[PDB]
Context: bound to proteins that are not shown
RNA sequence: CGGGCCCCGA
RNA sequence: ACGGCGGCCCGACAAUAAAAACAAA
RNA sequence: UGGAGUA
RNA sequence: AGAAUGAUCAGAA
Numbered sequence: 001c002g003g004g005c006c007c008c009g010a
Numbered sequence: 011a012c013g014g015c016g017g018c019c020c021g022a023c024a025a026u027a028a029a030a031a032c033a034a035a
Numbered sequence: 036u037g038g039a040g041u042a
Numbered sequence: 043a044g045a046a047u048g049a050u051c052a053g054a055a
Stems, first nucleotide, its partner, number of pairs: 001021006
């Protein structure tokens, strides 16, 4: 580099 | 139903008892 | 990009 | 291109 995961606003 | 930020993992499946056959991605 | 349009 | 046939449809500031 960017996908999957949990974390947090209103 | 509506934004997005950190922690991370992976980006080559700790493994289909097996597809009478992907003219080739 | 077939293009002014098939009930 | 066309229901083998409503015993019978008036439609408005």
Source information
Entry title: Hfq-Crc-estA translation repression complex. Shown are 55 nucleotides from a PDB entry: RNA (estA mRNA) with a sequence from Pseudomonas aeruginosa. The structure was determined by electron microscopy at 4.5 angstrom resolution and released in 2023. Keywords: co-transcriptional RNA folding; Crc; metabolic regulation; ribonucleoprotein assembly; RNA chaperone Hfq; translational regulation, RNA BINDING PROTEIN.